[PDB]
Context: bound to proteins that are not shown
RNA sequence: CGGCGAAGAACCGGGGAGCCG
RNA sequence: CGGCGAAGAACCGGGGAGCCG
Numbered sequence: 001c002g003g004c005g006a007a008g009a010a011c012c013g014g015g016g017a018g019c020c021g
Numbered sequence: 022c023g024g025c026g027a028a029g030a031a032c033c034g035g036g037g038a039g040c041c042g
C1' cells in the first nucleotide's frame, strides 16, 4: 500500500456442521 | 473442482472497530 470490515472487526457466551467461489 | 471448517461453519446473544496479506 492493497483486500475485507457498521450489511458489524477484535474479543465473550450460546450453538454444533457447514461456509465460500 | 478447489479454499476454509470440531484448533468450531451457519445461526442467536453480548460487544462496538478493526481484521488480513
Stems, first nucleotide, its partner, number of pairs: 001042004011035004018025004